[PDB]
RNA sequence: GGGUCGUUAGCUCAG
RNA sequence: GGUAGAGCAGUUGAUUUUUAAUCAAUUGGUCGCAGGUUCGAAUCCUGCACGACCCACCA
Numbered sequence: 001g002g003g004u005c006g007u008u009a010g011c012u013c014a015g
Numbered sequence: 016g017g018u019a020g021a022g023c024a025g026u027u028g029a030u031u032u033u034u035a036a037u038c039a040a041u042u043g044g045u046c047g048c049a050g051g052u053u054c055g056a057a058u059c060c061u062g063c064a065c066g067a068c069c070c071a072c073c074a
Stems, first nucleotide, its partner, number of pairs: 002069006011022003025041005047063002051059001
Other pairs, nucleotide, nucleotide, family: 001070cWW008014tWH009010cHS009021tHH010023cWW015046tWW020044tWH024042cWW049061cWW051056tWH053055tHS
């Protein structure tokens, strides 16, 4: 350079 | 798809000669950014910033 996932309370997570 | 919470942390007291431990009530979020479904976005889409992970083989 191509493809997938994720940005949430000071930190780790759910919806 | 409709004023969104949990654990730890923080506050005030309570038990303590004093600290943890324990007990009683609580504060708090540009939901990464600009713009965006609509009547209305934390959720749905586009672009970007960042992070993790995969791939880059046949010569």
About this RNA
The depositors describe the entry as "Crystal structure of tRNA^Lys(SUU) bound to AUA codon in the ribosomal P site". Solved structure of RNA (P-site tRNA^Lys(SUU)) with a sequence from Escherichia coli, 74 nucleotides shown. Crystallisation conditions: 0.1 M Tris-HOAc, pH 7.0, 0.2 M KSCN, 4-4.5% (v/v) PEG 20K, 4.5-5.5% (v/v) PEG 550MME, 10 mM Mg(OAc)2, 0.0028 mM Deoxy BigCHAP. Sample source: synthesized RNA oligonucleotide based on E. coli sequence. Released in 2023, the model rests on X-ray crystallography data to a resolution of 3.64 A. An Rfam search finds the family "tRNA" in it. Rfam 15.1 lists 5,335,975 matches to the family in 14,413 species. Primary citation: Nguyen et al., J.Biol.Chem. (2023), "Structural basis for reduced ribosomal A-site fidelity in response to P-site codon-anticodon mismatches".